[PDB]
RNA sequence: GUCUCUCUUGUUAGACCAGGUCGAGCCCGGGAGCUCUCUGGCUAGCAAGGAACCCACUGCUUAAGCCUCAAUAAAGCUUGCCUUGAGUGCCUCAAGCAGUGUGUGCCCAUCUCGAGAGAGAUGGGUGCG
Numbered sequence: 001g002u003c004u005c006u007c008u009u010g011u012u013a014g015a016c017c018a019g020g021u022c023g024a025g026c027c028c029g030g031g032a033g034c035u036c037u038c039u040g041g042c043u044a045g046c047a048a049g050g051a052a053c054c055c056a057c058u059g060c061u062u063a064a065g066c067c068u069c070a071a072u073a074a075a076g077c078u079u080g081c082c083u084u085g086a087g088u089g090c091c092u093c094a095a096g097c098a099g100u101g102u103g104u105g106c107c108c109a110u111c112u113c114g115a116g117a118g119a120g121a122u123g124g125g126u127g128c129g
Base pairs, nucleotide, nucleotide: 001053002052004051005050007049008048009047010046011045012044013043014042016041017040018039019038020037023036024035025034026033028031055101056100057099058098059097060096061095062094064092065091066089067087068086069085070084071083075079102129103128104127105126106125107124108123109122110121111120112119113118
C1' cells in the first nucleotide's frame, strides 16, 4: 500500500422479550390499565485491532562461484591445463530465516524567544542508511 476472511475490542441505530428500582405524569367509579427509568438478551450499520497478499528497508544463516597455497595424473619449448586437499575476504551470486516501514544530513521560506551570536517551532525542496 492492497483485497479478501475470521475472531476480538470500541461506537451508533432499530425492534421485541426477560429481570430490577423508587419517584413522577396520564386515563377511567371501586379498582384496573398506560407513559417516563436502569440492567441483560436479539438484529443491522460504522471504526479500530487480527490474519493473508504485495512493495521498500535492516539484521542473521547456508550452499555455490571467485581468490591464495600445496600435492596428484596427463600434455608440453621458459608453460598452461586437470583432479584432490588446505587456507582466505559479507569479494561475487543464489537460496533460506528473523525484524522494521522510519531515522538522518544539506538547502530555502515563514513564525516565536534572545541586544546580537544563537536557540526553538512550522512548511517546501534535496541527498543518504

An RNA with a sequence from Human immunodeficiency virus 1: 129 nucleotides with solved positions. Brown et al. published it in Science in 2020: "Structural basis for transcriptional start site control of HIV-1 RNA fate". Rfam match: Trans-activation response element (TAR). It comes from the structure "Cap1G-TPUA".